[PDB]
Context: bound to proteins that are not shown
RNA sequence: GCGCUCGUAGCUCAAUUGGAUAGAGCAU
RNA sequence: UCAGAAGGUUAGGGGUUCGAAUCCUCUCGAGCGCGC
Numbered sequence: 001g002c003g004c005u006c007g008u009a010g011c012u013c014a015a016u017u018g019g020a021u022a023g024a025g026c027a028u
Numbered sequence: 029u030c031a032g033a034a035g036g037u038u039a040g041g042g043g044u045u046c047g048a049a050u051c052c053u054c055u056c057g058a059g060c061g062c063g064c
Stems, first nucleotide, its partner, number of pairs: 004059002007056001010026004019046001028033001039055005
C1' cells in the first nucleotide's frame, strides 16, 4: 500500500439477520 | 432496599425502497491479519 472484523444510552450487552415506538442490567 | 421516570441523529454524510442499526458508497476512528 491492498485486505479482515467492527463503531448502538455515561459502562457492560441485546434487537428473532430488511420490519411497527431500537430493548434489558448496572450507574444517576 | 421495591415502584416509576429519565437517558439515542445506532461514529457521520450520501444512496438503494413501502420500511435500514442491518445492504451499497465515501469519510472518520478502534482492533488485527498478509504487505512494502

Released in 2017, the model rests on X-ray diffraction data to a resolution of 3 angstroms. Shown are 64 nucleotides from a PDB entry: RNA (tRNA-Arg) from Geobacillus stearothermophilus 10. The entry also contains Arginine--tRNA ligase, not shown here. An Rfam search finds the family "tRNA" in it. By type it is a transfer RNA. The entry is indexed under bacterial aminoacyl-tRNA synthetases, tRNA arginylation, degenerated class I signature sequences, tRNA(Arg) identity elements, conformational adaptation, LIGASE.